[PDB]
Context: bound to proteins that are not shown
RNA sequence: UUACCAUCAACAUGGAAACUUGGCU
RNA sequence: AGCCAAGUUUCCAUGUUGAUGGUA
Numbered sequence: 001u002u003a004c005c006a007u008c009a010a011c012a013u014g015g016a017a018a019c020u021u022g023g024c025u
Numbered sequence: 026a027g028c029c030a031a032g033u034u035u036c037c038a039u040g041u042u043g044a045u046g047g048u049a
Base pairs, nucleotide, nucleotide: 002049003048004047005046006045007044008043009042011040012039013038015036016035017034018033019032020031021030022029023028
Other pairs, nucleotide, nucleotide, family: 014037cWS024027tWS025026tWW
């Protein structure tokens, strides 16, 4: 990286509940 | 039980690598 991008696929943070081992205390 | 972790499961928005079309 010509800029502007419209969408998709994947990923870090941020959570939300479920569930497993559970520890507790 | 409650909380505490080890977490996982999916969703879950923000940021973010590629690509599908492009406006020139």

Source information: An RNA structure from Homo sapiens, in which 49 nucleotides are resolved. It comes from the structure "Cryo-EM Structure of EfPiwi-piRNA-target (25-nt, comma)". The sample was in a buffer at pH 8.